Released in 2014, the model rests on X-ray diffraction data to a resolution of 3.2 angstroms. Shown are 97 nucleotides from a PDB entry: RNA (SAM-I/IV riboswitch). It holds a match to the Rfam family "SAM-I/IV (S-adenosyl methionine) riboswitch aptamer". Clan: SAM clan. The literature on the family includes a 2008 paper in RNA by Weinberg et al., "The aptamer core of SAM-IV riboswitches mimics the ligand-binding site of SAM-I riboswitches". Bound small molecules: s-adenosylmethionine (SAM).
[PDB]
C1' cells in the first nucleotide's frame, strides 16, 4: 500500500497454542484439445473462512479508528541465482493457425 471484511458452510480430540477429517469459498499458483488472453471454468498446489471482527459517532445509511485474511507453496544457493509438485476435474469466450 490494493482488494475483501456482506454472502456462505461443522462434527471430535486438547488444558492452550493449535490438530484430524470433512465443508464453503475463489484471494495467489495451476490447468483450461496447437499458440495467446481472459475479469470466464475446475477446485488440483497455497492460503484463507468453517459461532463471531471489535470500539466509537450515527435513528439509519454508513463512516473513522483499530484488527483480521490475500496480495501462491516448498528445496537448494553467499547473492545473483537454480530446481520440485500442483486432480481421475475443467475444455468456456475472443483473436490468430
Ligand atoms: N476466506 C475468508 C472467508 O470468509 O471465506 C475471507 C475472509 S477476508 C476478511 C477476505 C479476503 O480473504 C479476500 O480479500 C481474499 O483476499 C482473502 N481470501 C483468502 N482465501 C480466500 C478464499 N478461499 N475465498 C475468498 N477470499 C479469500
Nucleotide at each position: 500500500g490494493g482488494a475483501u471484511c456482506a454472502c456462505g458452510a461443522g462434527g471430535g480430540g486438547g488444558a492452550g497454542a493449535c490438530c484430524c477429517c470433512g465443508g464453503c469459498a475463489a484471494c495467489c499458483u495451476g490447468g483450461g484439445a496447437c499458440g495467446g488472453a481472459c475479469a470466464c471454468c475446475c477446485a488440483a498446489g497455497g492460503u484463507g473462512c468453517u459461532c463471531a471482527c471489535a470500539c466509537c459517532g450515527g435513528a439509519g445509511a454508513c463512516g473513522g479508528u483499530g484488527g483480521a485474511u490475500c496480495c501462491g507453496g516448498c528445496c537448494c544457493g553467499a547473492g545473483a541465482g537454480g530446481g520440485c509438485a500442483a486432480c481421475g476435474a475443467a475444455g468456456g469466450u475472443c483473436c490468430g493457425a

Trausch et al. published it in Proc.Natl.Acad.Sci.USA in 2014: "Structural basis for diversity in the SAM clan of riboswitches".